[PDB]
Background:
The RNA (Fragment of23S rRNA (H89)) from Thermus thermophilus has 42 modelled nucleotides. Method: electron microscopy, resolution 7.3 A. The entry became public in 2008.
RNA sequence: GCUGAUCUCCCCCGAGCGUCCACAGCGGCGGGGAGGUUUGGC
Numbered sequence: 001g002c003u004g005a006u007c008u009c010c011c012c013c014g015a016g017c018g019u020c021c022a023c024a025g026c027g028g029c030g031g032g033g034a035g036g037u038u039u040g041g042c
Base pairs, nucleotide, nucleotide: 001042002041003040005039007035008034009033010032011031012030016026017025
Other pairs, nucleotide, nucleotide, family: 004005cHS004006tHS004036tWS004038tHS004039cHS006036cWW006038cWW013029cWW014015cSS014027cWS018024tHS035037tHS036038cHS
């Protein structure tokens, strides 16, 4: 440097929690990306 599994970030869906109320504030199981700061591969 290429790569982006790992990683950091945000996103789709939305179980279900919220007296009532997918979303004030949370987000199951699952899905899609971004970035190149970690650990790795070549």
The entry is indexed under RNA-Protein Complex, RIBOSOME. The sample was in a buffer at pH 7.8. Entry title: Structural Basis for Interaction of the Ribosome with the Switch Regions of GTP-bound Elongation Factors. The entry also contains 30S ribosomal protein S12, 50S ribosomal protein L1, Elongation factor G and 30S ribosomal protein S2, not shown here. Lineage of the source: Bacteria > Thermotogati > Deinococcota > Thermales > Thermus.